[PDB]
Context: bound to proteins that are not shown
RNA sequence: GCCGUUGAAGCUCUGACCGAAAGGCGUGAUGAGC
RNA sequence: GAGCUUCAACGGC
Repeated sequence: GCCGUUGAAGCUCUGACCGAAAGGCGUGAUGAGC
Repeated sequence: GAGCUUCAACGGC
């Protein structure tokens, strides 16, 4: 230096698909208990 | 009960 089993402490929804196609979509598809 | 941020001990290239 990398790496690892860790240990109390604090933080945090998910994240590439929907469409029969046409299209839409990380400027947020999809799933989801205010 | 998962997960990342972090910090004593431990395993190793």